This is an experimental structure of RNA with a sequence from Desulfonema ishimotonii, with 61 nucleotides shown. Protein in the same entry: CRISPR-associated RAMP family protein and CHAT domain-containing protein. The sample was in a buffer at pH 7. The depositors describe the entry as "Structure of the Cas7-11-Csx29-guide RNA-target RNA (no PFS) complex". The entry is indexed under CRISPR, RNase, RNA BINDING PROTEIN-RNA COMPLEX. Method: electron microscopy, resolution 2.77 angstroms. The entry became public in 2022.
Context: bound to proteins that are not shown
């Protein structure tokens, strides 16, 4: 779920442009806890 | 409410910022 004597839909490339890149010394010293005597 | 200090241990950072489509 088509009507009919009349459908090139194989009649039609999801095609065309875009830098995974910019910035970073594998470096290095003073700091951490809460209380106690009186 | 005043004063006084007393001890010597120990690793950190381990990805962060930004573009996540547009024409």
């Nucleotide at each position: 779920u088509u009507g009919a004597u009349g459908u090139c839909a194989c009649g039609g490339a999801a095609c065309c442009u875009u830098u995974g890149u910019u910035g970073u010394c594998u470096u290095c010293g003073a700091c951490a806890u809460g209380g106690g005597u009186a | 409410u005043a004063c006084c200090c007393a001890u010597g241990u120990c690793g950190a950072a381990g990805a962060c910022a930004a573009c996540a489509a547009a024409g």